About this RNA: This is an experimental structure of RNA, with 78 nucleotides shown.
[PDB]
RNA sequence: GGGUCGGCUUGCUGAAGUGCACACGGCAAGAGGCGACCC
RNA sequence: GGGUCGGCUUGCUGAAGUGCACACGGCAAGAGGCGACCC
Numbered sequence: 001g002g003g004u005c006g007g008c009u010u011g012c013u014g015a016a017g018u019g020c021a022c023a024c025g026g027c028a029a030g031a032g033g034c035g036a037c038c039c
Numbered sequence: 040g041g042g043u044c045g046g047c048u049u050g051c052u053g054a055a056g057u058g059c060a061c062a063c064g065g066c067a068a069g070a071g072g073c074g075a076c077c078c
Stems, first nucleotide, its partner, number of pairs: 001078006008069007017061006024053007034045006
Other pairs, nucleotide, nucleotide, family: 004072tWH007070cWW015062cWW017060cWW021056cWW023054cWW031046cWW033043tWH
C1' cells in the first nucleotide's frame, strides 16, 4: 500500500436497569395587574 | 384604583407515567485507515 478482522464512529434492532428533563395531584410564594368577581 | 379569586410565573411537597440521555446485548453500515492479522 491492498485485503481481512477487531476497535472507534454512525444507524437499525432487542432486553431490562440507571441517570436526566417534562407530564399529573396537592400546598405555598411571586410579576404584571391578564381574566373574573366583590368593593 | 383597592381588595378577593382564578389564570400565568416561581418555589415547595406527594403520587405515577412519558420523552430524552446514560449504560448494555444482538445485527448492519460508515470515517480516518487506529490496532491486530493475512497478502

Overview
Keywords: DIS, HIV-1, RNA. Rfam match: Human immunodeficiency virus type 1 dimerisation initiation site. Rfam links the family to the GO term viral RNA genome packaging. From the family's description: This cis element is composed of four hairpins called SL1 to SL4 (SL is for Stem Loop). This element is involved in encapsidation of the retroviral RNA an essential step in replication. It is found in HIV, SIV and CIV. It has been shown that SL1 may provide a secondary binding site for Rev. Baba et al. published it in J.Biochem.(Tokyo) in 2005: "Solution RNA structures of the HIV-1 dimerization initiation site in the kissing-loop and extended-duplex dimers". The depositors describe the entry as "Solution RNA structure model of the HIV-1 dimerization initiation site in the extended-duplex dimer". Released in 2005, the model rests on solution NMR data.